[PDB]
Solved structure of RNA with a sequence from Moloney Murine Leukemia Virus, 131 nucleotides shown. Miyazaki et al. published it in J.Mol.Biol. in 2010: "Structure of a conserved retroviral RNA packaging element by NMR spectroscopy and cryo-electron tomography". Released in 2010, the model rests on solution-state NMR data. NMR data were recorded at pH 7 and 310 K. The entry is indexed under RNA, retrovirus, packaging, cryo-ET. On the sample the depositors note: RNA was prepared by in vitro transcription with T7 RNA polymerase.

C1' cells in the first nucleotide's frame, strides 16, 4: 500500500473539527461533540500459502486456497 | 514490464532449434529449414498525456483520451 455499498462487534484505540486529507502543511473554526482507525463480506488492484506447467534450481508463467 | 484469439505489413531485425523458457542455464537434437521478436485491435494489469476533486504546492484520489 484504493475508492464505494453491507452494516455488526470489540472496559480497544486513534483523529483538534470542516474541507484537501495519505501526508508535510494550508484556509476557517472549534455548532455539537462528533467522525474515524485495524480486521472478515464484493469488484480488479496489490500481499501469503498451496497445487499446476517446467526444473537442474533461483526463478518466470497459470489456477485454486485466505 | 504477462497470457490467449484476430490475423495483416514493414530489400527491417532478433533466436541455434524443439521443450522449460524473461533469462544464467539444462536435456537432447539440429527434420525441414523454421518459429520468433517490435507496433496498432480485445480483457484486466502496468506506462504517458489531459480534465475533474483540493492545492499553498509535491503529490494523492477519480474519469477520459
Nucleotide at each position: 500500500g484504493g475508492c464505494g455499498g453491507a452494516c455488526c462487534c470489540g472496559u480497544g484505540g486513534u483523529g483538534g473539527a470542516a474541507c484537501a486529507g495519505a501526508c508535510g502543511u494550508g484556509u476557517u473554526c472549534g455548532g455539537a461533540a462528533c467522525a474515524c482507525c485495524c480486521g472478515g463480506c464484493c469488484g480488479c488492484a496489490a500481499c501469503c500459502c498451496u497445487g499446476g506447467g517446467a526444473g537442474a534450481c533461483g526463478u518466470c508463467c497459470c489456477a485454486g486456497g485466505g